[PDB]
RNA sequence: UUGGUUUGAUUCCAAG
Repeated sequence: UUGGUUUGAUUCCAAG
RNA backbone atom coordinates (compact mmCIF):
# COMPACT_ATOMS: atom_id res chain seq x y z
O5' U A 1 -0.60 4.59 0.54
C5' U A 1 -0.63 3.28 1.10
C4' U A 1 -0.69 2.24 0.00
C3' U A 1 -1.94 1.37 0.00
O3' U A 1 -2.93 1.93 -0.85
C1' U A 1 0.00 0.00 0.00
P U A 2 -4.48 1.77 -0.50
O5' U A 2 -4.73 0.20 -0.65
C5' U A 2 -4.74 -0.43 -1.93
C4' U A 2 -4.93 -1.91 -1.77
C3' U A 2 -6.07 -2.31 -0.85
O3' U A 2 -7.32 -2.27 -1.51
C1' U A 2 -4.15 -3.62 -0.36
P G A 3 -8.67 -2.15 -0.64
O5' G A 3 -8.68 -3.51 0.20
C5' G A 3 -9.03 -4.74 -0.43
C4' G A 3 -8.66 -5.91 0.46
C3' G A 3 -9.42 -6.02 1.76
O3' G A 3 -10.75 -6.46 1.53
C1' G A 3 -7.15 -6.65 2.08
P G A 4 -11.97 -5.70 2.25
O5' G A 4 -11.88 -6.20 3.76
C5' G A 4 -11.86 -7.59 4.07
C4' G A 4 -11.40 -7.81 5.49
C3' G A 4 -11.90 -6.83 6.54
O3' G A 4 -13.23 -7.13 6.94
C1' G A 4 -9.62 -7.39 6.92
P U A 5 -14.45 -6.20 6.44
O5' U A 5 -14.60 -5.12 7.60
C5' U A 5 -13.53 -4.23 7.93
C4' U A 5 -13.36 -4.16 9.43
C3' U A 5 -13.40 -2.76 10.01
O3' U A 5 -14.74 -2.35 10.30
C1' U A 5 -11.50 -3.90 10.83
P U A 6 -15.47 -1.29 9.35
O5' U A 6 -14.96 0.13 9.88
C5' U A 6 -15.36 1.34 9.25
C4' U A 6 -14.28 1.82 8.31
C3' U A 6 -14.29 3.31 8.01
O3' U A 6 -13.56 4.05 9.00
C1' U A 6 -14.15 2.10 5.99
P U A 7 -13.58 5.66 8.97
O5' U A 7 -13.22 6.08 10.47
C5' U A 7 -12.02 5.62 11.09
C4' U A 7 -12.34 5.05 12.46
C3' U A 7 -11.13 4.61 13.27
O3' U A 7 -10.89 5.51 14.35
C1' U A 7 -12.53 2.74 12.76
P G A 8 -9.45 5.56 15.05
O5' G A 8 -9.26 4.08 15.63
C5' G A 8 -8.46 3.84 16.78
C4' G A 8 -7.13 3.22 16.39
C3' G A 8 -6.74 3.31 14.91
O3' G A 8 -5.97 4.48 14.65
C1' G A 8 -6.77 1.05 15.55
P A A 9 -5.28 4.69 13.21
O5' A A 9 -3.90 3.91 13.32
C5' A A 9 -3.34 3.22 12.20
C4' A A 9 -2.27 2.25 12.66
C3' A A 9 -1.63 1.41 11.57
O3' A A 9 -0.26 1.15 11.85
C1' A A 9 -2.82 0.00 13.05
P U A 10 0.80 1.06 10.64
O5' U A 10 2.13 0.52 11.34
C5' U A 10 2.93 1.38 12.15
C4' U A 10 4.38 1.27 11.74
C3' U A 10 5.36 1.00 12.88
O3' U A 10 6.38 0.09 12.47
C1' U A 10 5.92 3.03 11.83
P U A 11 6.88 -1.05 13.48
O5' U A 11 5.57 -1.89 13.81
C5' U A 11 4.87 -2.59 12.79
C4' U A 11 3.44 -2.12 12.72
C3' U A 11 2.42 -3.06 13.35
O3' U A 11 1.41 -2.34 14.05
C1' U A 11 2.08 -2.94 10.99
P C A 12 1.12 -2.67 15.60
O5' C A 12 0.56 -4.16 15.57
C5' C A 12 0.02 -4.75 16.75
C4' C A 12 -0.87 -5.93 16.39
C3' C A 12 -0.42 -6.78 15.21
O3' C A 12 0.53 -7.76 15.60
C1' C A 12 -2.70 -6.24 14.95
P C A 13 1.46 -8.45 14.48
O5' C A 13 0.43 -9.19 13.52
C5' C A 13 -0.30 -10.34 13.97
C4' C A 13 -1.19 -10.85 12.86
C3' C A 13 -0.49 -11.10 11.53
O3' C A 13 0.12 -12.38 11.48
C1' C A 13 -2.53 -9.92 11.17
P A A 14 1.23 -12.70 10.37
O5' A A 14 0.45 -12.59 8.99
C5' A A 14 -0.40 -13.65 8.53
C4' A A 14 -0.66 -13.51 7.05
C3' A A 14 0.52 -13.07 6.19
O3' A A 14 1.37 -14.16 5.84
C1' A A 14 -1.39 -11.82 5.60
P A A 15 2.85 -13.86 5.30
O5' A A 15 2.62 -12.99 3.98
C5' A A 15 2.14 -13.60 2.78
C4' A A 15 1.93 -12.55 1.70
C3' A A 15 3.14 -11.70 1.36
O3' A A 15 4.05 -12.39 0.51
C1' A A 15 1.22 -10.33 1.51
P G A 16 5.57 -11.86 0.38
O5' G A 16 5.43 -10.47 -0.39
C5' G A 16 4.99 -10.42 -1.74
C4' G A 16 4.78 -8.99 -2.17
C3' G A 16 6.03 -8.13 -2.21
O3' G A 16 6.72 -8.24 -3.46
C1' G A 16 4.33 -7.00 -1.01
About this RNA
The RNA with a sequence from Drosophila melanogaster has 16 modelled nucleotides. NMR data were recorded at pH 6.5 and 298 K.